[PDB]
RNA sequence: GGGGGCCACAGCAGAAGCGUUCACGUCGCGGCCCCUGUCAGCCAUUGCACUCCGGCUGCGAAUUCUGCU
RNA sequence: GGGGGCCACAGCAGAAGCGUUCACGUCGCGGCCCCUGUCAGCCAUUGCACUCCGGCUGCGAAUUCUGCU
Numbered sequence: 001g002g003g004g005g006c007c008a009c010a011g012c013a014g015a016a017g018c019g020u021u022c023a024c025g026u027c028g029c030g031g032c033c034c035c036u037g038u039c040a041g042c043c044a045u046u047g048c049a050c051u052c053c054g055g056c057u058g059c060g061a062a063u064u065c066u067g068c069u
Numbered sequence: 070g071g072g073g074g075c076c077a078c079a080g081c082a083g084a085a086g087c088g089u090u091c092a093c094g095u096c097g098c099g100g101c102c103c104c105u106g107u108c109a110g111c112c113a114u115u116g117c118a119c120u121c122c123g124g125c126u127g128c129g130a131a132u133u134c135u136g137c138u
Base pairs, nucleotide, nucleotide: 001036002035003034004033005032006031010069011068012067013066014065015064016063017029018028019027023095024094025093026092039058040057041056042055043054070105071104072103073102074101075100076099080137081136082135083134087097088096108127109126110125111124112123
Other pairs, nucleotide, nucleotide, family: 007030cWW021023tHS022096cWS027091cWS028062tWS029062tHS037060tWW038059cWH038060cWW079138cWW086098cWW090092tHS097131tWS098131cHS107128cWW
C1' cells in the first nucleotide's frame, strides 16, 4: 500500500492545521487486532534455465475548532 | 531528483501510453557531458553521543506518434 474484524463516536456542512505529494487540488488524519502486494533485516541456496513461486521477522503516516439540525 | 555546460527545437489541437503519485487531475516526459540529495553493492568500524561528514564502485523518472497550418 490492499482487504476484513472489534471497540468508540448524534448527523450534515465548513475553516484551519497536519499526513501523503517535486509541489498544488481532490483525497485522508479515534484506540486495538487480523490477513495480504511491495520494501527492509536475518537465515538458507553455487543453482543449466527459457521462467509467478525458498523460510522467518519487522515497517504498516496525520487533530483542533466553528456553524446548522 | 537537484545544480551547471554544450548542442538540437514552428504554433494550435488532440489519442494512447509512460513518469511522479495511496490513487486520480494539474504539471513533466529530445541528445551528450560534468557535479551532486537519495538509493544500492562491496570493504572497514563494537563505537558514550547530543550530532552535516569513513573508503571504493554502480544506477541516474518518463513517448512513438497523430491530424491542421
Molecule: chimpanzee CPEB3 ribozyme
Organism: Pan troglodytes